[PDB]
Molecule: Bacterial small signal recognition particle RNA
RNA sequence: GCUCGGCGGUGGGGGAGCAUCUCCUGUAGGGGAGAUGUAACCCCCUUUACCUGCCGAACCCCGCCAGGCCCGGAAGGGAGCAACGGUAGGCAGGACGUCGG
Numbered sequence: 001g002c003u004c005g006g007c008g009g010u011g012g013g014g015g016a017g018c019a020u021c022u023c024c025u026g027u028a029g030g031g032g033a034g035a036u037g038u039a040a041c042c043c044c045c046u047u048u049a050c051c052u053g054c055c056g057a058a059c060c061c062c063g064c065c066a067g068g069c070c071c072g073g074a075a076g077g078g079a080g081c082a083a084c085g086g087u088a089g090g091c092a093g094g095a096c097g098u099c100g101g
Base pairs, nucleotide, nucleotide: 003101004100005099006098007097008096011045012044013043014042015041017038018037019036020035021034022033023032024031025030050094051093052092053091054090055089061086062085063084069078070077071076
Other pairs, nucleotide, nucleotide, family: 008048tSS008095tWW009095cWW010046cWW028071cSS028075cWW029076tSS029077tSS039040cHS039087cSS040061tWS056088tHS057087tWH058059cWS058061cWH064083tWW065082tWS066081tWH067080tHS068079cWW072074tHS072075tHS
C1' cells in the first nucleotide's frame, strides 16, 4: 500500500459587529467618540482538521425580527416574542490524519 477496528477535528491575524462600562452631548425616542472583551458576519495565512444529511440553548447564545406594541406632530427612534438564518453542541455517512491486529 489494501482490509477491518479504535481514536482525532489545528493554530493565529486583522476588519465588521455586537454586548459592559468612560466621558461629551440632547424635548421625548435619542446622538458622537474612547477603551473593554469574542464564536457566530467577512477576509488572510497556517494545519489532516474538512465537506454533507438530519437534530439542535428556549432559556436566555448570536444575528434579523413579521403581526402588533412604546415615543414622537411628523421624520425618526425604541424595545422585542415567534418565525427565519446561525453558532456552540448530538448524532450518522465521505474524505482526511494518526494507532493497531